[PDB]
RNA sequence: GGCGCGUUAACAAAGCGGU
RNA sequence: AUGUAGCGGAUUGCAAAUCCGUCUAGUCCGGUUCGACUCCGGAACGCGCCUCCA
Numbered sequence: 001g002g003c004g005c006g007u008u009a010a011c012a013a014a015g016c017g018g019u
Numbered sequence: 020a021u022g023u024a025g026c027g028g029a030u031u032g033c034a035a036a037u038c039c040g041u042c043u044a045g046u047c048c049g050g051u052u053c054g055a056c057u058c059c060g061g062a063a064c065g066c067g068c069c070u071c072c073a
Base pairs, nucleotide, nucleotide: 001069002068003067004066005065006064007063010023011022012021018053025041026040027039028038029037046062047061048060049059050058
């Protein structure tokens, strides 16, 4: 540099266009 | 959401364990949308793989 992923409260960690 | 915490009470000579209650949020900026933690664009940080023939 190319491509892919993640950022949640005291910590670790989920679902969800309205909880 | 949740688990373990934290906080108030119960129990205990006292601490732990146990029981009854309660509780703190979506990295930042800009969009789409009646409505964004959630969909889209950018920025920052973090992680994973590739970087070969000469």

An RNA structure (P-site Peptidyl-tRNA fMEAAAKC-tRNAcys RNA-part) from Thermus thermophilus HB8, in which 73 nucleotides are resolved.
The 2025 paper behind the entry is "Mechanism of release factor-mediated peptidyl-tRNA hydrolysis on the ribosome".
The PDB entry is titled "Cryo-EM structure of the wild-type Thermus thermophilus 70S ribosome in complex with mRNA, A-site Q230-N5-methylated Release Factor 1, and P-site 2'-deoxy-A76-fMEAAAKC-peptidyl-tRNAcys at 2.13A resolution".
The reconstruction used 617,938 particles.
Released in 2025, the model rests on cryo-electron microscopy data to a resolution of 2.13 angstrom.
The entry is indexed under Translation termination; peptide release; release factor; hydrolysis; peptidyl-tRNA; 70S ribosome; cryo-EM; pre-termination state; peptidyl transferase center, RIBOSOME.
An Rfam search finds the family "tRNA" in it. The literature on the family includes a 1993 paper in Trends Biochem Sci by Hou, "The tertiary structure of tRNA and the development of the genetic code". The family's RNA type in Rfam is transfer RNA.